[PDB]
Context: one part of a larger RNA, bound to proteins that are not shown
Molecule: 23s ribosomal RNA, nucleotides 1257 to 2013
Organism: Acinetobacter baumannii AB0057
């Protein structure tokens, strides 16, 4: 190139119009309407990313369309800390590891140590301000911890010892706060259409950390004195012991509340200001109090209860050792000064992180209002965000997703697949079977809206009256608000659980006892596991497993323990076979390894031989007497070891 | 008719209880009974078990299971047999602009 200007333009939450700029506007800006989310589609933190943040300017490419717009191009800005985080001190799992042990080398392990957070360790709140930072800048009011100097009073002193830090699951009741809501109070309004000066409508109104007292409630009996088989040394400190005395006491804590911080910023609306800005600044100008509900927050690292029995180290406190003596140190107070370095913009169910994409997926933690409601379910809303980056028409077949449907009602089909149906609260009622818990929400039934008249009852509790251990107190009344439950009489509709939400039920039977687990991506099951059962091995330097070894797990355990194997709740039970294979125990006969090396047979030559040939010793090639273990053969036992569990022919008065 | 019974051969021994056309049964849709107008599935029973059987456990068992099979009530567009309507595509216009194949 063809397919072909064909499919598609990424959640069906949704858009419409006026004005502006511009070459050009469905998509940008301003405005008026409409719709969607609101336990997230809002607001934050960590991780990850790295300038995407803010302003000006541009539209080629990027953006599934155009774009004046942008997380795009270009230029310039922007991240302010003693209190937030990191850094720092401390340690867990684990890593590395001076010497050391082990290994052909490389290297493995490990002691003393040294690192390593996901955990322990000091301290700040409320407002205002920028186009972009705010517990960081400014205002107001605080806190922590060091350093130097000076004064007063004093014994100070660890790498040791003791305490503390210091810790589980579950369940409740009480006292409170935050929040929500109503009333009161202040300011404004008198309604395009019948009423609306009122028991009417709208808005506003509750200041934090810190500081001084101190409460309800929780925990431990407390103090004095004498004395020590302990705390490797010591201790005045812990632990142990003996008396006195006291629990009506003595202590350690400890929410909330009052006071203070403190009248701070706060509205409609009045006076002006730059000299025009139709915008910004200065002053003035009101309330700021009582009920109800009530936490997942605080007391609370509390209390009760259970077994499955619930980190470490430092900071901190109490002792002393070695050491110092009108020092050094320690406590208190005053004054003066310091608190380094790095991060801080922006994105967070996300167009910026992991997915090749501006991808319907995935991503740990925190906050989370109103009306109904058990609720963080659900419908509609608040604060706050969005309308998901192609539209405009048309309203054929066919496809997807929904609503309704005459008569029939599973005749469909492999199969009621899919749809339809049930669905709440209170009361009544409920079979077989059963391991006595269940089955069971069995099945099935009644009531439910609105108005009025009446009755019973719980909480809170202002205002008064008492009480004496005399005051954040204890009792008696009772205003107001609010929770629960009845009776009776009427009213309206087809329908009173009103929408959303919200079990279908029953009979027979196989398998697996049950809750759990599995083929990430065609199998969730009768498969795996399981509590229970049995066999078997293992006496501790255990068997077993990892490793080349050192060593490590088993286990800082010890046969009521640990490993291997099979079976699989529970009820009733679990027959016969040891011939085979395996395992366990015998036996010392046969066979057999290395090792050992008795004998026999050759090679060579000194010598003897006329020659043929014979031929010691020494070396050397070969042969393999004797000794020799386990195993195998042999003999028993063992099946909840692996395994096995027959054939032929006839017989009682038709 | 069958065999409480008997003879004979071989093994280590020749299957006890319980169950049985079963997650196991070829013949086979075995036979009988129930359920249906009609039942190769299902439930109960029968025992010539091709080829069950006791911790590769046997027979049952309340409860439990998105487990396998069978039946009933209600319910219905599952079906007789489809009809109408709503949204999203399809179709037309403007912009962007693929694919496998050849």
């Nucleotide at each position: 190139g063809u397919g072909a200007g064909u499919a598609a333009c990424g959640a069906c939450a949704a858009a419409a119009c006026g004005g502006g700029u511009g070459a050009a506007a469905a998509a940008c800006c301003c405005g008026u309407u409409c719709g969607c989310c609101g336990a997230a589609a809002g607001a934050c933190c960590a991780a990850g990313g790295g300038u995407u943040c803010c302003a000006g300017u541009c539209c080629a490419a990027c953006g599934u369309u155009a774009a004046u717009c942008g997380g795009g191009g270009c230029u310039g800005g922007g991240u302010g800390a003693g209190u937030c985080g990191a850094c720092c001190c401390c340690u867990a799992a684990g890593g590395c590891g001076a010497g050391g042990c082990c290994g052909a080398a490389a290297g493995g392990c490990g002691u003393a140590g040294u690192c390593g957070a996901u955990g322990g360790g000091a301290a700040a709140a409320u407002g205002g301000u920028u186009a972009a930072u705010a517990u960081u800048c400014c205002a107001u009011u605080a806190c922590u911890u060091c350093u130097g100097u000076g004064u007063a009073a004093u014994g100070c002193g660890a790498u040791g010892a003791g305490a503390g830090g210091a810790c589980g699951g579950a369940g409740a009741a009480g006292g409170c706060u935050a929040a929500a809501u109503c009333a009161g109070c202040c300011u404004g309004g008198c309604g395009u259409u019948g009423g609306u000066u009122g028991u009417c409508c709208a808005g506003g109104u509750g200041a934090a950390a810190g500081g001084a007292u101190g409460u309800a409630g929780g925990c431990a009996u407390g103090u004095a004195u004498c004395u020590u088989a302990g705390g490797c040394a010591a201790a005045u400190c812990c632990g142990g012991g003996g008396u006195a005395c006291u629990c009506u006491a003595u202590g350690c804590u400890g929410a909330g509340a009052u006071c203070u911080g403190a009248u701070a910023g706060c509205a409609a609306g009045c006076u002006g200001u730059a000299c025009u800005u139709g915008u910004g600044c200065a002053g003035c100008g009101a309330a700021g109090u009582g009920g109800u509900u009530g936490a997942u927050g605080c007391c609370a690292u509390g209390c009760u209860u259970c077994c499955a029995g619930g980190a470490a180290a430092a900071g901190u406190c109490u002792c002393u050792a070695a050491g110092c003596u009108u020092c050094a140190g320690u406590u208190a107070c005053a004054c003066a000064g310091g608190a380094a370095u790095c991060g801080u913009a922006c994105c967070c169910g996300a167009a910026a992180c992991c997915g090749a994409c501006a991808c319907a997926g995935g991503u740990g933690g925190u906050c989370a209002g109103g009306u109904c409601g058990a609720g963080u379910a659900g419908a509609c809303c608040a604060a706050g965000g969005c309308g998901c980056u192609u539209g405009a028409g048309a309203g054929a077949a066919c496809u997807c997703u929904g609503c309704u449907g005459a008569a029939g009602g599973a005749a469909c089909u492999a199969g009621g697949c899919a749809a339809a149906a049930u669905g709440g609260u209170a009361c009544c009622g409920u079979a077989a079977c059963u391991u006595c818990g269940g089955g069971a929400g069995a099945a099935g039934g009644u009531a439910c809206g609105c108005u009025g008249u009446u009755g019973u009852u719980g909480g809170u509790g202002a205002u008064g009256g008492a009480a004496c251990u005399c005051g954040c107190u204890u009792c008696c009344u009772g205003a107001g608000c609010u929770g629960a439950c009845g009776a009776c009489a009427g009213c309206c509709g087809c329908a009173g659980a009103a929408a959303c939400c919200a079990g279908g039920c029953c009979g027979c039977u196989g398998c697996a006892a049950c809750u759990g687990u599995u083929u990430a991506u065609u199998a969730a099951a009768a498969a795996c596991a399981u509590a229970g059962c049995a066999c078997u091995c293992u006496g501790c330097a255990a068997a077993c497993a990892c490793g080349a070894a050192a060593g490590u797990g088993g286990a800082c355990g010890u046969a009521u323990a640990g490993g291997g194997u099979g079976u699989g709740a529970u009820g009733c039970c679990u027959g016969c076979c040891c011939g085979g294979u395996g395992c366990u125990g015998g036996a010392a006969g046969g066979u057999u390894a290395a090792u050992u090396g008795a004998u026999g047979g050759g090679g060579u030559u000194a010598g003897c031989g006329u020659a043929a040939g014979c031929g010691a010793a020494g070396c050397u090639c070969u042969u393999g007497a004797u000794c020799g273990a386990a195993g195998c053969c042999c003999c028993a036992g063992u099946a909840a070891a692996c395994g096995g569990c027959g054939g032929c022919c006839g017989u009682a008065a038709c | 008719a069958u065999a409480a019974c008997g003879g004979u051969c071989c093994u280590a021994a020749g299957g006890u209880a319980g169950c049985g056309a079963a997650a196991u049964u070829c013949c086979u849709u075995g036979u009988c009974g129930g359920g249906u107008a009609a039942g190769u599935u299902c439930c109960g029973a029968c025992c010539u078990g091709c080829a069950c059987g006791a911790a590769u456990g046997g027979c049952a068992u309340a409860a439990u299971g998105a487990u396998g099979g069978c039946g009933g009530c209600g319910c219905u567009g599952u079906c007789u047999c489809c009809a109408g309507c709503a949204g999203a595509g399809g179709c037309u216009c403007a912009g962007u602009g693929a694919a496998a194949u050849c």